[PDB]
RNA sequence: GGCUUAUCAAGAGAGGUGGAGGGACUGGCCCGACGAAACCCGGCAACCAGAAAUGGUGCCAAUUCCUGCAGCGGAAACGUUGAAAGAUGAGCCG
Repeated sequence: GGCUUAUCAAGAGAGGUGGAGGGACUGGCCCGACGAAACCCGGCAACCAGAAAUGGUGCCAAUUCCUGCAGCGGAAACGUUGAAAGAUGAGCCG
């Protein structure tokens, strides 16, 4: 990397290092020098192991930020449901 499967509406900082990007992607709309990524500390959470202590992950702006395909309502705007896609865990396969 691929396949199976579960979850995705809640939660998580007046901390240090760092210097300009980040929110997967499309289209939007947002966040960022009143410091973005990354690392550290801290925290949320309860997927795996464990009888527990704890350990392996993961996560810590906005519903998975919204959306992209379809169904239903609507003249439209828009609304609603199911997908798809993505993310993370766990078991498998080259």
Source information
Shown are 94 nucleotides from a PDB entry: RNA. The structure was determined by X-ray diffraction at 2.4 angstroms resolution and released in 2010. Ions in the entry include magnesium and potassium. An Rfam search finds the family "SAM riboswitch aptamer (S box leader)" in it. Rfam 15.1 lists 9,625 matches to the family in 4,158 species. The family is grouped with related families in Rfam's "SAM clan". From the family's description: The SAM riboswitch is found upstream of a number of genes which code for proteins involved in methionine or cysteine biosynthesis in Gram-positive bacteria. The SAM riboswitch acts at the level of transcription termination control. The predicted structure consists of a complex stem-loop region followed by a single stem loop terminator region. The model includes bound s-adenosylmethionine (SAM). Crystals were grown from: 20 mM magnesium chloride, 80 mM potassium chloride, 16 mM spermine-HCl, 8% MPD, 40 mM cacodylate, pH 7.0, VAPOR DIFFUSION, HANGING DROP, temperature 303K. The work is reported in "Discrimination between Closely Related Cellular Metabolites by the SAM-I Riboswitch" (Montange et al., J.Mol.Biol., 2010). Sample source: the sequence is based on a naturally occuring sequence found in T. tengcongensis. The PDB entry is titled "Crystal structure of T. tencongensis SAM-I riboswitch variant A94G/U34 bound with SAM". The entry is indexed under kink-turn, pseudoknot, four-way junction, riboswitch, RNA.